[PDB]
Molecule: CrPV IRES
Organism: Cricket paralysis virus
C1' cells in the first nucleotide's frame, strides 16, 4: 500500500472551523548597513499531532490475510523530423543551463556477444513537462552643503557691521533642492 471480520450500538482516523508547536535558511538586495520595529508577537495563513464542534463520523477504537515469493537489477518518464530508409533533443513551451521520481510495461527469454539486466526483440502510454539562471520595508542610525546654535582663530584691512566667503565644530543632522560672486560704509588731531 490492498481483501476475512468477532468487536468497541454494526461501524473510519477528520479535505473544514476554533485554541497550542515547538519546526518552516541567510544573503543578493528598493530608500536602510545595524538593534527591535510592525519579525516575530498577538495569534482566524498553512502542512503534521492533540482536544472540541461538527462540514469530515455513531466519539473512544480492533483483528485476519494479502503487498509473500519473479529477492531482482537495468531502463522509459522518447522527443520531435521525414514519403520511406532512417535521422536524432542533457527537457523549453521570453531566452538559455540542469533533476528527472510515479503509474504501468519493455526483459528476466530468444539472434549477436566470453558473459549480462548490454545491442541488437529496445518498449506502450505517460501525472508534472519541474528546478535554476534574473526577487521589492520604521526607527533611529554618517555623510558628500537645512539646530543650538554656537565656535575661535581668519581672510581682506588699517578700523566696524551687514551680504558674500572660511570655519567649526561641538552641537544637531537627514532622505538627491545642493548653488554662484567682494568689501563697501563710518569714519580725530597734530
Nucleotide at each position: 500500500a490492498a481483501a476475512a471480520a468477532u468487536g468497541u450500538g454494526a461501524u473510519c482516523u477528520u479535505g473544514c472551523u476554533u485554541g497550542u508547536a515547538a519546526a518552516u535558511a541567510c544573503a543578493a538586495u528598493u530608500u536602510u548597513g545595524a538593534g527591535a520595529g510592525g519579525u516575530u508577537a498577538a495569534u482566524a495563513a498553512a502542512u503534521u499531532a492533540c482536544a472540541a464542534g461538527u462540514a469530515g463520523u455513531g466519539c473512544u477504537a480492533u483483528u485476519u490475510u494479502u503487498g509473500u515469493a519473479u529477492u531482482u537489477a537495468g531502463g522509459u518518464u522518447a522527443g520531435c523530423u521525414a514519403u520511406u530508409u532512417a535521422g536524432c533533443u542533457u527537457u523549453a513551451c521570453g531566452u538559455u543551463c540542469c533533476a528527472g521520481g510515479a503509474u504501468g510495461c519493455c526483459u528476466a527469454g530468444u539472434g549477436g556477444c566470453a558473459g549480462c539486466c548490454c545491442c541488437a526483440c529496445a518498449a506502450u502510454a505517460u501525472c508534472c513537462a519541474g528546478g535554476a539562471a534574473g526577487c521589492c520595508c520604521u526607527c533611529u542610525c554618517u555623510g558628500c552643503g537645512g539646530u543650538u546654535u554656537u565656535u575661535c582663530a581668519g581672510a581682506u584691512u588699517a578700523g566696524g557691521u551687514a551680504g558674500u566667503c572660511g570655519a567649526a565644530a561641538a552641537a544637531c543632522c537627514u532622505a538627491a533642492g545642493a548653488a554662484a560672486u567682494u568689501u563697501a560704509c563710518c569714519u580725530c588731531u597734530u